[PDB]
16S ribosomal RNA (rRNA) from the rrnH operon, nucleotides 1 to 920 from Escherichia coli K-12: 920 nucleotides with solved positions.
The 2025 paper behind the entry is "Impacts of ribosomal RNA sequence variation on gene expression and phenotype".
The entry is indexed under Translation, Transcription, rDNA, rRNA, Cryo-EM, Ribosome.
Entry title: Impacts of ribosomal RNA sequence variation on gene expression and phenotype: Cryo-EM structure of the rrsH ribosome (HBB-70S).
Rfam match: Bacterial small subunit ribosomal RNA. Rfam 15.1 lists 42,628 matches to the family in 10,626 species.
Ions in the entry include magnesium, potassium and zinc.
The structure was determined by cryo-EM at 2.4 angstrom resolution and released in 2025.
Context: one part of a larger RNA, bound to proteins that are not shown
RNA sequence: AAAUUGAAGAGUUUGAUCAUGGCUCAGAUUGAACGCUGGCGGCAGGCCUAACACAUGCAAGUCGAACGGUAACAGGAAGAAGCUUGCUUCUUUGCUGACGAGUGGCGGACGGGUGAGUAAUGUCUGGGAAACUGCCUGAUGGAGGGGGAUAACUACUGGAAACGGUAGCUAAUACCGCAUAACGUCGCAAGACCAAAGAGGGGGACCUUCGGGCCUCUUGCCAUCGGAUGUGCCCAGAUGGGAUUAGCUAGUAGGUGGGGUAACGGCUCACCUAGGCGACGAUCCCUAGCUGGUCUGAGAGGAUGACCAGCCACACUGGAACUGAGACACGGUCCAGACUCCUACGGGAGGCAGCAGUGGGGAAUAUUGCACAAUGGGCGCAAGCCUGAUGCAGCCAUGCCGCGUGUAUGAAGAAGGCCUUCGGGUUGUAAAGUACUUUCAGCGGGGAGGAAGGGAGUAAAGUUAAUACCUUUGCUCAUUGACGUUACCCGCAGAAGAAGCACCGGCUAACUCCGUGCCAGCAGCCGCGGUAAUACGGAGGGUGCAAGCGUUAAUCGGAAUUACUGGGCGUAAAGCGCACGCAGGCGGUUUGUUAAGUCAGAUGUGAAAUCCCCGGGCUCAACCUGGGAACUGCAUCUGAUACUGGCAAGCUUGAGUCUCGUAGAGGGGGGUAGAAUUCCAGGUGUAGCGGUGAAAUGCGUAGAGAUCUGGAGGAAUACCGGUGGCGAAGGCGGCCCCCUGGACGAAGACUGACGCUCAGGUGCGAAAGCGUGGGGAGCAAACAGGAUUAGAUACCCUGGUAGUCCACGCCGUAAACGAUGUCGACUUGGAGGUUGUGCCCUUGAGGCGUGGCUUCCGGAGCUAACGCGUUAAGUCGACCGCCUGGGGAGUACGGCCGCAAGGUUAAAACUCAAAUGAAU
Numbered sequence: 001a002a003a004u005u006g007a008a009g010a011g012u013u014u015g016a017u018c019a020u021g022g023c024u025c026a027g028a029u030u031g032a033a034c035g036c037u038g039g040c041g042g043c044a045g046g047c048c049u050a051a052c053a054c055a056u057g058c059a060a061g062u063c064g065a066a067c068g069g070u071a072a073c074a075g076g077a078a079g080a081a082g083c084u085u086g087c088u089u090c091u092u093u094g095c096u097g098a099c100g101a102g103u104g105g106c107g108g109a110c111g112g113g114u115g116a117g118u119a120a121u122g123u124c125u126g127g128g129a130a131a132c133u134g135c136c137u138g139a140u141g142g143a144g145g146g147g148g149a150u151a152a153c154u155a156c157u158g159g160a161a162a163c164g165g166u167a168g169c170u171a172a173u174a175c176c177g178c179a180u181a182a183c184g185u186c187g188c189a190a191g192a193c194c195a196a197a198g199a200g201g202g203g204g205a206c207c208u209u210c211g212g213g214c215c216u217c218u219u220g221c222c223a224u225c226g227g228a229u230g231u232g233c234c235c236a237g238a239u240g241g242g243a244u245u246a247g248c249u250a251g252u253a254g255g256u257g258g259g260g261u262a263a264c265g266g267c268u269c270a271c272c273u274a275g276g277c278g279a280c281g282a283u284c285c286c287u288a289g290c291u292g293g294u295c296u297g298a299g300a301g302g303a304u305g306a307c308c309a310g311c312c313a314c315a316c317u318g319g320a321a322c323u324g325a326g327a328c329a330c331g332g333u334c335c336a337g338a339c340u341c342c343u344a345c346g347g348g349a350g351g352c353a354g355c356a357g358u359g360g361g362g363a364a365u366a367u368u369g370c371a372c373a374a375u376g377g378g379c380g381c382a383a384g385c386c387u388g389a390u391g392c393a394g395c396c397a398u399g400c401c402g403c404g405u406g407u408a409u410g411a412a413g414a415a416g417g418c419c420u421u422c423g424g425g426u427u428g429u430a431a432a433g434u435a436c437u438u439u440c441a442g443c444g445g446g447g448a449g450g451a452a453g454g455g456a457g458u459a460a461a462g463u464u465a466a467u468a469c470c471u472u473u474g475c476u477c478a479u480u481g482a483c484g485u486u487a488c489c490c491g492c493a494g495a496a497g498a499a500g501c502a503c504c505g506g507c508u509a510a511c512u513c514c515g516u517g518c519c520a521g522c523a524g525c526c527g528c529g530g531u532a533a534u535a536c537g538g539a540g541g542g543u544g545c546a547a548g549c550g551u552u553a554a555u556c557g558g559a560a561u562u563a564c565u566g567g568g569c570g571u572a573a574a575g576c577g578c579a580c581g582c583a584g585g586c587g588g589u590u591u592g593u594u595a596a597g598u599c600a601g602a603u604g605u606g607a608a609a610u611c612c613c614c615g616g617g618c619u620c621a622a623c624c625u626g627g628g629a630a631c632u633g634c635a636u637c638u639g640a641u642a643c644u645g646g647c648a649a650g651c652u653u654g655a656g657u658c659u660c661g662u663a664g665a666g667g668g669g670g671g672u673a674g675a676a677u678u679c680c681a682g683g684u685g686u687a688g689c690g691g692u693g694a695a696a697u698g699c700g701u702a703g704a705g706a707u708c709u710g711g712a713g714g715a716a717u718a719c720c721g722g723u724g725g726c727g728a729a730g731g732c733g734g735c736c737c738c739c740u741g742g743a744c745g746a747a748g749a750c751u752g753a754c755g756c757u758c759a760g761g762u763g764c765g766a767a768a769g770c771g772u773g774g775g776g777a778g779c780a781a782a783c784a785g786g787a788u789u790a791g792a793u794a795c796c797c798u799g800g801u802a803g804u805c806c807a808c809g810c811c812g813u814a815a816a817c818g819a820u821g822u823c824g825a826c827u828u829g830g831a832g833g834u835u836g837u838g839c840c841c842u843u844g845a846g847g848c849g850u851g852g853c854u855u856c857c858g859g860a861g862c863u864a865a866c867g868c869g870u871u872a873a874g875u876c877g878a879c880c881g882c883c884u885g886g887g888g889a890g891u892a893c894g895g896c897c898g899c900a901a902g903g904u905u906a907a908a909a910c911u912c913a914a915a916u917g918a919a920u
Stems, first nucleotide, its partner, number of pairs: 009025004015920001017918003027556004032552005039403006045396002047361001052359003056356003061106003066103002069099002073097003076093007113314003122239007131231002136227007144178001146176002153168006184193003198219006206213002240286003247277003252274008289311004293304004316337005339350004367393001369392003375389001376387004406436004416427004440497001442492005450483001453479001455477008500545005505526003511540005521528002567883003570866002575880001577764004584757003588651007596644002598640008612628006654754001655751004659746004666740007673717001678712007688699002725732002769810006778804002783799004821879006829857012861868002885912003894905004
Other pairs, nucleotide, nucleotide, family: 002613cSS003628tWS009558cHS013020tWH013915cWH014016tHS016919cWW019572tWS020915tWS021914tHS022913tSS023561cHH025559tWH026558tHS031048tHS037397tWW037547tWS042622tSS046365tSS049362cWS050360tSS051114cHS051314tWS055357tHS055368tWW058388tHS060107tWS060110tWH064068cWH064101cWH067171cSS068101cWW069100tHS070094tWH071099tWS083086cWS084087cWS094097cWH102151cSS103172tWS109324tHS111331tWW112315cWW113353cSS116313tWS119287tWH120122tHS129232cWW130233tWS130263cSS131262cSS133229cWW142196tWS145177cWH148174cWW149172tWH150171tWH151170tWH152169tWH159161tHS159162tHS160347tWS161347tWS179196tWH180195tWH181194tHS182184tHS182194tWH182223tWS187190tHS195222cSS197220tSS201469cSS202466cWS203204cHS205214tWS208210cWW208211tWS215465cHS232263tWS243282tWH244893cWW245283cWW246278tWS246281tHS247282tSS251254cWH251271cWH251272tWH252275tWS255266cWH261263tHS266271cWH292305tHS292608cWS292609tWS297299tHS297300tHS299566cWH300565cWS309607tWS321328tHS321332cWW322329tWH323327tWH324326tHS329332tHS338351cWW343346tWS352355cHS352356cWH355388cSS356368cSS362364tHS366394cWS371373cHS372387tHS372389tWH373391tWS373451tHS373481cSS374390tWS380382tHS380383tHS397547cHS401621cSS404498tSS405499cWH406495tHS410429tWS410432tHS411430tWH412431tWH413428tSS414430tWH415428tHH417540cSS420423tWS429431cWH437495tWH438496tWH439496cWH439498cWW441493cWW447487tHS448486tWH449484tWW452480tWW454478cWW464466tHS481482cHS481483tHS494497cHS496498cWH499546tWS503510tWS508509cHS508510cWS509543cSS516519cWS516533tWH518530cSS519529tHS520529tHS520533cWW527535tWS563884tWW568574tSS569574cSS573883cSS578728cSS581760tHS582759tWH583758tHS588753tHS595596cHS611629cWW618622tWH641642cHS641643cHS652752tHS652753tWH654752tHS663742cWW664741cWW665724cWH674716cWW675715cWW676714cWW677713cWW685705tHS686703tHS686704tWH687700tWS687701tWH687703tHS688704tWS690697tHS691696tHS692694tHS694787cWS695786cWS696786cSS696797tWS697785cSS714777tSS722733tWW727730tHS729764tWS744851tSS751754cHS765812tWS765816cWS766813tWH768811tWW769900cWS770899cWS776777cHS780802tHS781801tWH782800tHS788792tWS789791tHS792794cHS810899cHS811901tWS818820tHS820873cWH827872tWW828858tHS859869tHS860869tHS860872tWH863865tHS863866tHS864917tSS865918tSS867873tWS868873cSS869872cHS872874cHS885914tSS888909tHS889908tHH890891cHS890906tHS891907tWH892906tHS898900tHS898901tHS
C1' cells in the first nucleotide's frame, strides 16, 4: 500500500383510472419454544420465569523456619520380661521425622454468584484537589533494657444440647511501660512528644551455668521520605417515559466558629443571613443495573445489554457496628422479623442469587462427574497443602462450520404407480445388472503436543575467618498428563450402517387426477369451498431447503408510514377566528478589533476483546491469533479570519418621525328627517274580507275590508348602490354635529437597523344564548287552531311568547372560508374598477407617464387532477401553528374557565380492511 463495493419491491379501496392512505408479505437475526424427522465431527452456547423454598456432598485455608506442647503414626535412647538367648514383646523418654487440639501471623474484603434495589448517592467521557494505601519496591537510619498476664493443660462444676463457670499453672514474632528521636507530629520560634521482635542454616580460634556466648549468612521487626498499585472525594457534559405531575425545599441555601473524617464539605452542631432549585422541566409517578458492545439498516437512525471484559449494587428480610491496610463483610458478629428443624419445654440451630443437585413455577434451559497435569490465587524459606477459580469430561441439532449417506456405466426406456384425446406420455439412467471406491461409523495396531518446572548429585563463581551454610549459573540421573482407548497415522472387511421437512391460486419457484359439495375444512393478505376445486383431503408428479425443515414468539428492515439525512397542510388528515406582544428563533450594509462558534496542525486520552484490512495456525471452515486501521468523541497548546457571534465607530437602502393634501357604510357619542307597517279616536260607506295548489281555521251587520282625517309608538334606512369602498378579523349603508383610529399620494427634511416572527400571556371576536334594568311596531323558535297525509309532533294557512331593540356585564363559538399563517425578495402578458399625482398640448374625463387597493382571463412553472398563475397553489428565505388509516371521538375521565348552556385541553379498550380526494 488496504482498512471496504452502497440503496429492488409486491398484493389489496374502483365498473375502470390517477393520487392519497392504512393493512399484509417476500429479508436478516435469537439464550428461543413447539411439531415432524435425525448419521458423524469441530467450536461455542444452555433457568430469559419464583431475588421462590431448599435434602445431601463439596466451594478457604495454611505456617512447627513465631510459641507452649505430645493426642495419633513412625523411628532412635534406656530398662524389663520373655527368650525368636535370636532377638521379639512390654513400659518410660519431645530426643526428632513430624503433628490432633490451642495461642499467634497472614489469608478469609480476592476468586465465584445474581441483577432485587438504583433515573443518578450509579455509569460513560473529560478535567481536578483537600487524601489514605497490606503485600511488592528504592533510599537512609534504628533494632537497648524490663514487666505483668493468658489460652492450651490440670482439678472441680453448671447445662438435654448449644455453650458455659470457678481455681491453679505456662510460652511467644501475643500485650504493656521505660530508654533512644529526626529529613516525623504540634508550634512563628523557643521547645515538647512518638517505635521495634525475633527466628533459621553452618562454623575456625577463643569464653563457658555445657544451654550457649562468639563469627558470618539468610529471613523477619520499627521509623521517615519516595515509587508503583488499589481506593475515597469534587466539577462539567452525556446517560428512559409522563405536564390528564407546576411548583419544590427550614440543615433547606449561604456565612462564622466548635466538633468530626484518611481527606474537602451541612459531614455534624450552635448562632447569623433568607436563601437555594425549577418550562434548558424542579418535585412527583411509572419503568430500568450502566458501558465496551450486540441485532438490523446503504447510511443516518431504530432496537437491545444473553455469552466475554470494565464499573456498580445486593448476599433470607430490616438495622447496626466490631475486627482490619481494606468490609458496615456469600459460606464472620449482634439485634429484631418470617420460615424450617432439635428439645429433657428451661432453651437452642440455620440461610445454594458458589458448584452439582431437589421440590416448585414455566412454552423452556444440562451431571449430586474427573483432576489440581497446565494458567492463576491463599499460606509457606521451600517441599508442599488448599482451590466446584480454572482445565477437562457427561447431557441437549440450541447455534455456527465441515463431512458423509457412494462413484462411473447402464434402454429390455423392465415391472409397478400416475395421467391419457388408448396412440402413448411420465416416474427415469431412476431401479435391476456390470465395474470400481471405502471418507465417516465398526474392529485391530501404532502414536505427537499441551511439561514449564520441581527433586537429587556434581562443577564453577559470589559471600565469609572458612574450600562451611546460602545464592546464582552450567552439566548429569531419575521423574511430573485429569483429558486419555488424545489429535493424528496405518491395516481389515464390505456399498456395506446413515434422508427427511415444507410447499406447488396470485404475491412466490413448482400441476394434474380422484374424493367432497358454502359440508368437511384452508387462510399471512387478497380470498377458496354452493357437482368438472391447479386454494379443502388423498395420490402421482414437481419445486425449495436439507441433518435439518416448518410453525409460533420477538427486534430492525421494507415504512420516504414521525421524513436530521428524507414527507406534508385549497379540495385527500392537517393554517389557531383575528390581532398585539414577552421569552425564544432569525438579522441590511462598511471599517476596525476579538477569536467564542468554525477550520488546520500537534499533544494527551478514547482499556482489552469485538467490527474492518493485510497476514499466520488448526487437513478446510467455523475457530484461534500477529500487526495495522478505526473508536466519527473530549480536553489542552499553537495558528487562520472568509462566514456566524461579541465590542467599538459609522452608512441609508429596511423601519420610523415631521410638512401639505386626498378618498372612505372605519369606530364611539348625541340629535334629526322622510317613506311604510301596526295600534288608538273619529267621518263616509255596505257584505264581504283574508288566505291557498285547492281550502278551512280567522276577521266581519256589535258595521269589517276599502277610503279620508287626527294622534301614539317602535324598528329599519328605498333610490344612490356598483365582483364599489372602509376595517386586523368579526364586521360597517338616510342626513347633521362632537370626539377619535387607520390607509394613500407629492416634494423635501430628520433618526440611523431602531427590524421580522412569536410558545406561554393579553385583547378583540357574527348569530344564538345567559344575568339585571328598560323597550316592544314589524317579524318570529316555543305553543295553539286549520289543512295536507296512511300517519304529519313538518313543509303550507290563521294566530302567537321568548327573542330580535337599548344600557351594562357574561359567553368565546360558526362552512369565524380565499376551506389558502405572517413578513420579505425575484419571475412573460391582456382587459377592467376605484383612489392619488406628474408632465404636455387647442383638452365631451385630449395625449404621455408614475403610486396604492381591487375584479376577471391567461403564459412559463407547479399540481393527483380540478385548478393556481406578479394579490401564486411559481422560485427562495425567516419564524410560528398543525397532520400521521376509518370508526370509537373532538367522546370519556382529570384540570382550568363559565351563573348556566357549555367551552378548552384531551385518551384508551374494541372493531374494520378499508375510509378518502380529483377525474373518466